[PDB]
Context: one part of a larger RNA, bound to proteins that are not shown
RNA sequence: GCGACCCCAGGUCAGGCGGGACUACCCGCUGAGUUUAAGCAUAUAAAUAAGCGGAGGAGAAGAAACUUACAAGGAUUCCCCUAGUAACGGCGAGCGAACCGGGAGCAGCCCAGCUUGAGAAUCGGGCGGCUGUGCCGUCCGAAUUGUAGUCUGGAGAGGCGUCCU
RNA sequence: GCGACGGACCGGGCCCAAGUCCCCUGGAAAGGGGCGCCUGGGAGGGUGAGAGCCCCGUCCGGCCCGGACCCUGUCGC
RNA sequence: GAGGCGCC
RNA sequence: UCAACGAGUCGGGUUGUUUGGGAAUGCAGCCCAAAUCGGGCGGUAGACUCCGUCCAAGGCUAAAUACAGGCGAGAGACCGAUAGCGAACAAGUACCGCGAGGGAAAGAUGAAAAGGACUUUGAAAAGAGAGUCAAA
RNA sequence: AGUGCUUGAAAUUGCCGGGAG
RNA sequence: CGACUCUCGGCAACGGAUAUCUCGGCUCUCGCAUCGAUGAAGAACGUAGCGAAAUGCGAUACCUGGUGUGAAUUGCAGAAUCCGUGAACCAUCGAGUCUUUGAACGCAAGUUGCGCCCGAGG
RNA sequence: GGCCGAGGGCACGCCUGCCUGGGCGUCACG
Repeated sequence: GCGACCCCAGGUCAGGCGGGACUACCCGCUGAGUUUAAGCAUAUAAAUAAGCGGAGGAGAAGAAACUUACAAGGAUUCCCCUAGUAACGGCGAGCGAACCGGGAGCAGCCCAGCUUGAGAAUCGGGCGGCUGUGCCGUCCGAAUUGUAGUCUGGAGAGGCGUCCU
Repeated sequence: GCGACGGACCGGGCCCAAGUCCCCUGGAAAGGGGCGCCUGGGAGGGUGAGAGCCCCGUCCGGCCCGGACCCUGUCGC
Repeated sequence: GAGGCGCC
Repeated sequence: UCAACGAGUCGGGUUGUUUGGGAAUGCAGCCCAAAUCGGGCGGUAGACUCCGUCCAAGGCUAAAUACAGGCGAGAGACCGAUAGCGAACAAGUACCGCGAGGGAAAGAUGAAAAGGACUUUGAAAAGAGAGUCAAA
Repeated sequence: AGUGCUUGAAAUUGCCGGGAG
Repeated sequence: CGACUCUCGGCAACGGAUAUCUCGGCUCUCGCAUCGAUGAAGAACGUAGCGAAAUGCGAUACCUGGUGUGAAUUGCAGAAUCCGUGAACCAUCGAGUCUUUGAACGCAAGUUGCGCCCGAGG
Repeated sequence: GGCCGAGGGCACGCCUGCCUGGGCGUCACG
């Protein structure tokens, strides 16, 4: 000095995304006191009101690191029952679910990990074409500090033989 | 895998029975009396007073137009 | 080709 | 005959909060801090022996359910103008407060305006006659 | 029914008539 | 006889109760799922031959356009239109327009204040 | 050329790609 990369900077660069509004329902946080206890401090009011955010036509939850103790059941949600019960509580005032069972409605799936190396087989963009929510071609880029495919415990890979698309 | 022709779902439009007969009272008959008609329509509303038959509608249907691109019923490849 | 099915 | 399965995560301690959850139901901060003949549960803390049962720490998922808002429908043993929404009406209006905010009253002529020509008195407003109407 | 005009109560008021203090 | 006060009735006042209503309210049930940087909700100012408000609209301003229906709108007046591409303060919606703002976006803001860049066309 | 223009742009954060760059941060050859 020419170069490769890493980290970073600046762009009215090309194309794009976000902020606000609404309150009935839904998701997250934060959070009283009046009141009751015939006083009052724990308790109650209440995991409520107020306060700060986030969505949708519903939301959230959801396919067992679940129950049970049975001859066992088998995701989530909602209703009835469980039940004013177990439990909790100056065990005072009060508070307070779940399992089983019966209904409504039913549905299960996708990845990461080892798994191309006889070939990144994957993806995006620019441009052109067309039969146009896409397809094809070409050129650039992303990506090996891993895109695609196989696999998800109910399995599966590999090996050996018959039916479906 | 591709298509063709319907169904079902949603919306819109059009049409769809019969007294305004006679008398009385009243500003007005939609009231009263007489004689009739429709009714799968006597929900409702309007019109000068309680209107099935004055008007809009209502019932039972028929006809036409437009969405939705899934779901499904027979065909052809 | 892949999947199902029987076996290891 | 191999068979891979999620880490400052589980789990434990403590502190706070929450729960019906009681030697501690969930969550959170801080400290400690994993395993693979292992891990998490079996509602009383502990150790040991058996048994039953699941496999967390990645992701998606209709239906049954909720709906004092919005758009559009239907109904009612509801109220009837001091009632029913504050508001049946140019109602969150007029008006009040610097402001955050507060907040009314007010429906009905007649079938049809046919809404009263004209004379007279009066400065006028109006009156007295008169006219319309079934009715002023 | 005469443009706050369907109906149009009471309180309260005017006038006319009657009665009492 | 009278005035005054009180009282009874008739008529007239005052007031707006009662009665009958009701394009409103309240309650319940059902269906649907659609706001915004492609600039929303909200706010301002304008806009008609005669309008202040409400309602509507945006310098295309109580409306333009399309489609449908089919002869009005009206308080007054003038215009347009009718066996019709055609009235309507009509219905509906696919085409348009859509001022100043506002999450509000060149910087501000009791200011129609203070900047920079491109640029048809002459 | 210059002047007058009708009309329109110029916020912030972020994503993919792109252009212009900075630092011996990690190197390689000169």
The RNA (25S rRNA, nucleotides 1 to 416; 5.8S rRNA, nucleotides 1 to 159) from Triticum aestivum has 559 modelled nucleotides. The entry is indexed under Protein Synthesis Machinery, Eukaryotic Ribosome, Plant, TRANSLATION, RIBOSOME. Method: cryo-electron microscopy, resolution 2.84 angstrom. The entry became public in 2024. It holds a match to the Rfam family "Eukaryotic large subunit ribosomal RNA". The literature on the family includes a 2001 paper in Science by Yusupov et al., "Crystal structure of the ribosome at 5.5 A resolution". Clan: LSU clan. The reconstruction used 105,563 particles. Ions in the entry include potassium, magnesium and zinc. Primary citation: Mishra et al., Structure (2024), "Cryo-EM structure of wheat ribosome reveals unique features of the plant ribosomes". The depositors describe the entry as "Atomic structure of wheat ribosome reveals unique features of the plant ribosomes".